[PDB]
About this RNA
Template RNA (55-MER); Product RNA (35-MER): 69 nucleotides with solved positions. The model includes bound 3'-DEOXYURIDINE-5'-MONOPHOSPHATE (L2B). Entry title: SARS-CoV-2 replication-transcription complex bound to GTP, in a pre-catalytic state. Method: electron microscopy, resolution 2.68 angstroms. The entry became public in 2022. Malone et al. published it in Nature in 2023: "Structural basis for substrate selection by the SARS-CoV-2 replicase". The reconstruction used 456,629 particles.

Context: bound to proteins that are not shown
RNA sequence: UCAUGCUUCGCGUGGAGAAUGACGUAGCAUGCUACG
RNA sequence: CGUAGCAUGCUACGUCAUUCUCCACGCGAAGCA
Ligand code: L2B
Numbered sequence: 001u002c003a004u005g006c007u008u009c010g011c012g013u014g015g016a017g018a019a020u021g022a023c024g025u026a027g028c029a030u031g032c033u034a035c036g
Numbered sequence: 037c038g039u040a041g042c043a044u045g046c047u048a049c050g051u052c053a054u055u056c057u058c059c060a061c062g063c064g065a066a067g068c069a
Stems, first nucleotide, its partner, number of pairs: 004069011016057001018055004023050014
C1' cells in the first nucleotide's frame, strides 16, 4: 500500500410477513341447574 | 322472555415463546474487472 463496480461466505441488529404453542379481554352460537 | 351459575363450539383483539422466507443496514474474510 489508490479510485470505482460486481460477486461469494460468515456474524450481528432491526422492520415486515408465514407457521406452531401457552395465556388473557371482549363478542356470537349450542348444552345443563336455581330464581323471576 | 329476563337475572344468576356451570359446560362446549366459533369470531375479534392483545401478549409473549419457537421455527422458517425475503428485504435494509452494520461488521469481518475473500474473488474478479
Ligand atoms: C477497468 C478498473 C479499466 C479497464 C481495476 C477495464 C481493473 C477492463 C480494471 N478496471 N479497476 O477500473 O478501465 O482494478 O475495467 O479491465 O481486462 O482487467 P480487465